RNA sequence: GCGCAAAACGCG
DNA sequence: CGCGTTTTGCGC
Numbered sequence: 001g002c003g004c005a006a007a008a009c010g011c012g
Numbered sequence: 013c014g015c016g017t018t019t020t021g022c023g024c
Base pairs, nucleotide, nucleotide: 001024002023003022004021005020006019007018008017009016010015011014012013
C1' cells in the first nucleotide's frame, strides 16, 4: 500500500 | 447488508 479474513467506530 | 475509515492478522 493492495488483496483476503476478523474486530471497532461513524453514517444509511 | 451498503457506504466510509480504522486496526489486528495473514499473504503478497